[PDB]
Context: bound to proteins that are not shown
DNA sequence: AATAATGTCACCCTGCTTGCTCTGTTGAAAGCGGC
DNA sequence: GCCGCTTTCTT
């Protein structure tokens, strides 16, 4: 004190209304870093002229 | 020599993105009236 | 006993 609600979430060429399962949180502030593009810059392998 | 292909390595930009740390909270434990 | 405030508590 008001029947509603995944509390937040995982796996699987299986995604499940009996499938199998797992989690203290929560602010701030600081710090470390990565990534997709582009620019620089060096090596080193091929493979010839 | 020289040039061209394919990979390494590193430096940085701007825009976003993530994982750690550090300082802390979420009180305890008695009584008192009025129920 | 609860429920709602009060207070100390050196943990």
């Nucleotide at each position: 004190a008001g029947a509603a609600a995944u509390c937040c979430g995982u796996c699987u060429u299986u995604c499940a209304u009996u499938g199998a399962c797992g989690g203290a949180a929560c602010a701030g502030a600081g710090c470390a870093a990565g990534c997709a593009g582009g620019g620089u810059g060096a090596c080193a392998u091929u493979a010839u002229u």
An RNA, together with DNA: 95 nucleotides with solved positions. The entry is indexed under CRISPR-Cas, Cas12i2, Cas12i2 ternary complex, HYDROLASE, HYDROLASE-RNA-DNA complex, active RuvC state, wild type Cas12i2, wt Cas12i2. Released in 2020, the model rests on X-ray diffraction data to a resolution of 2.57 angstrom. The depositors describe the entry as "Crystal structure of Cas12i2 ternary complex with double Mg2+ bound in catalytic pocket". Crystallisation conditions: 0.2 M NaCl, 0.1 M Tris pH 7.2, 18% PEG 6000. Primary citation: Huang et al., Nat Commun (2020), "Structural basis for two metal-ion catalysis of DNA cleavage by Cas12i2".